The PDB entry is titled "RNA duplex has central consecutive GA pairs flanked by G-U basepairs". Solved structure of RNA with a sequence from Homo sapiens, 20 nucleotides shown. The 2017 paper behind the entry is "Control of box C/D snoRNP assembly by N(6)-methylation of adenine". Crystallisation conditions: 0.015 M Magnesium Acetate, 0.05 M Sodium Cacodylate pH 6.0, 1.7 M Ammonium Sulfate. Ions in the entry include sulfate. It was solved by X-ray diffraction to 1.65 A.
[PDB]
RNA backbone atom coordinates (compact mmCIF):
# COMPACT_ATOMS: atom_id res chain seq x y z
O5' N A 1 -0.45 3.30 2.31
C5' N A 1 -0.46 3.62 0.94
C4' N A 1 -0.78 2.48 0.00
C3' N A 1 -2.09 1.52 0.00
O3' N A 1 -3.00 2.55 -0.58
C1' N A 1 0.00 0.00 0.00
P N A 2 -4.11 2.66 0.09
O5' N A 2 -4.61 0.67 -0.45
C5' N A 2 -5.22 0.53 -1.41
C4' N A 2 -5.30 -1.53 -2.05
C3' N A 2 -6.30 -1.88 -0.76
O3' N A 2 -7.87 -1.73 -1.39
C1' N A 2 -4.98 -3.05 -0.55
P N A 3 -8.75 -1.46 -0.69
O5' N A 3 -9.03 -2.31 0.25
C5' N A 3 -10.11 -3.50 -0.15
C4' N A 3 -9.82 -4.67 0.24
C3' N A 3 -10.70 -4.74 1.66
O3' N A 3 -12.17 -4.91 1.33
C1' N A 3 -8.79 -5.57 2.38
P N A 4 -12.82 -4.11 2.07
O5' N A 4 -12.97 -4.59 3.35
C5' N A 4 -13.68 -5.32 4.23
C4' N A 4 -13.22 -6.15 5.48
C3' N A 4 -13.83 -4.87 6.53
O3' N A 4 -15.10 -5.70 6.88
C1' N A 4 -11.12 -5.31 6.57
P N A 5 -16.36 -4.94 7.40
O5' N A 5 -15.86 -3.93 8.90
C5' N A 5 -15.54 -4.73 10.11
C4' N A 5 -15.07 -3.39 10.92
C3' N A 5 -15.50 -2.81 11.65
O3' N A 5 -14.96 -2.06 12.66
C1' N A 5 -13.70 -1.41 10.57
P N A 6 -16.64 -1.57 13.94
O5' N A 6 -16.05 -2.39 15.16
C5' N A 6 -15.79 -3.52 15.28
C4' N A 6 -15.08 -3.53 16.61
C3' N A 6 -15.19 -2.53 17.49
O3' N A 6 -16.20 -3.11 18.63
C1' N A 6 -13.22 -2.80 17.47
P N A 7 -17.04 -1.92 19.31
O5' N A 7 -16.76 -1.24 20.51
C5' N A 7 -15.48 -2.04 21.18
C4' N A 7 -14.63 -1.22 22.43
C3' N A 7 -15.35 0.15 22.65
O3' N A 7 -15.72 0.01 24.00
C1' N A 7 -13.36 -0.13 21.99
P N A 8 -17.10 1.00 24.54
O5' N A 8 -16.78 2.49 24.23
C5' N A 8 -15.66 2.59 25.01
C4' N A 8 -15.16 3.79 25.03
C3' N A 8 -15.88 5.32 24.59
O3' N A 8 -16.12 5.99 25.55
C1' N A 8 -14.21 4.85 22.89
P N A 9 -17.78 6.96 25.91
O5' N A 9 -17.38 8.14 25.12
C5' N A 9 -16.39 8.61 25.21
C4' N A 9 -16.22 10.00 24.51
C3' N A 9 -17.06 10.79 24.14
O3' N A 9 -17.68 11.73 24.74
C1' N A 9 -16.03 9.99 22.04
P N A 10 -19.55 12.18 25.61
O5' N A 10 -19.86 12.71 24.23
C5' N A 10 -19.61 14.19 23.90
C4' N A 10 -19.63 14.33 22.25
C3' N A 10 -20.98 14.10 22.22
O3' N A 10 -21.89 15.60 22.21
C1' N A 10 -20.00 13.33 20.02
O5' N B 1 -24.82 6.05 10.00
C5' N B 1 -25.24 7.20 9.15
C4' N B 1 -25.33 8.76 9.61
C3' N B 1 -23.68 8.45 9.85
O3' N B 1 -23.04 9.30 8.92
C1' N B 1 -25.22 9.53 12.02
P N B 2 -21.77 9.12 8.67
O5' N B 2 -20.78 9.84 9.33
C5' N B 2 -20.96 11.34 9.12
C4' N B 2 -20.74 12.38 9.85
C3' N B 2 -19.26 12.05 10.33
O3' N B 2 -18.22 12.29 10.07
C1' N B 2 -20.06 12.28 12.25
P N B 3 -16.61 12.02 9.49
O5' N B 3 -15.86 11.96 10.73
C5' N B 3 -15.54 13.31 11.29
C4' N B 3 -14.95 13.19 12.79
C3' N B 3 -14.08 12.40 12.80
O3' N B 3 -12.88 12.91 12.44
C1' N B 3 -15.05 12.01 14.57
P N B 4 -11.37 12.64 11.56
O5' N B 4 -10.98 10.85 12.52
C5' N B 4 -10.65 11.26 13.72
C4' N B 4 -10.53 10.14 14.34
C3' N B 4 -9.86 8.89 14.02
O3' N B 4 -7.98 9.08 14.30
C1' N B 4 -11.51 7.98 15.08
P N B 5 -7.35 8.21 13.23
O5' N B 5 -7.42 7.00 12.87
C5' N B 5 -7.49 6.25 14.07
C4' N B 5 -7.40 4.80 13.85
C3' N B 5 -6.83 3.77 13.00
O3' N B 5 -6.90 2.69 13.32
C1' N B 5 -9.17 4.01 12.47
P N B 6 -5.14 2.10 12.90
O5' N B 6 -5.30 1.40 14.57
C5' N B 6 -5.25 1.39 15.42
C4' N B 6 -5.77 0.73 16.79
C3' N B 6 -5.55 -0.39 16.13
O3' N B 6 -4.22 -1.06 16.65
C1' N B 6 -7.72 -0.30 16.78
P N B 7 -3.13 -2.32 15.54
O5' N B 7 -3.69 -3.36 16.26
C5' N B 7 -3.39 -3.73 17.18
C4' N B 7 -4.49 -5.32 17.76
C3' N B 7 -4.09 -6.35 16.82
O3' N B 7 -2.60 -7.07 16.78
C1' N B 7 -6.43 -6.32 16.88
P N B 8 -2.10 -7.44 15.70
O5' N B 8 -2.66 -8.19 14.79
C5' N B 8 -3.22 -9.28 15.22
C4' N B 8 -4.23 -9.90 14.21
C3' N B 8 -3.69 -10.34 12.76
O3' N B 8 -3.05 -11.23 12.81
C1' N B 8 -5.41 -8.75 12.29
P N B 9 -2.07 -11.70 11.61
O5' N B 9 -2.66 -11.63 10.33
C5' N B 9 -3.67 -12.94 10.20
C4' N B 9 -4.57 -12.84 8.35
C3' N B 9 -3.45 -12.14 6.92
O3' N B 9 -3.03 -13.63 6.72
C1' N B 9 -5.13 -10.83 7.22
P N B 10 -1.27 -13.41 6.29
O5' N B 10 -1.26 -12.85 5.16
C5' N B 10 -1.71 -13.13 3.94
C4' N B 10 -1.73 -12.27 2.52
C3' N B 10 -0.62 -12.20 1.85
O3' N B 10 0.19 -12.42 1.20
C1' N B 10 -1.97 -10.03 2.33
RNA sequence: GCCGGAUGGC